[PDB]
RNA sequence: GAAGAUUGUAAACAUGCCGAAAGGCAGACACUUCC
Numbered sequence: 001g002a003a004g005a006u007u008g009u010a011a012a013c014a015u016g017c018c019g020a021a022a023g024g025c026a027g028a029c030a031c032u033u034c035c
Stems, first nucleotide, its partner, number of pairs: 001034004015026004
């Protein structure tokens, strides 16, 4: 630098907010992998 990342992947998902719950909205500090 590109991708993981219209955010769950090869692996990894702080936190806030809505909702009785299932779920939904916001979020990539950083990391992993590869060129």
Entry title: A new fluorescent RNA aptamer bound with N571. Shown are 35 nucleotides from a PDB entry: RNA. Bound small molecules: GUANOSINE-5'-TRIPHOSPHATE (GTP). Huang et al. published it in Nat.Chem.Biol. in 2024: "Structural basis of a small monomeric Clivia fluorogenic RNA with a large Stokes shift". The structure was determined by X-ray diffraction at 2.6 angstroms resolution and released in 2024.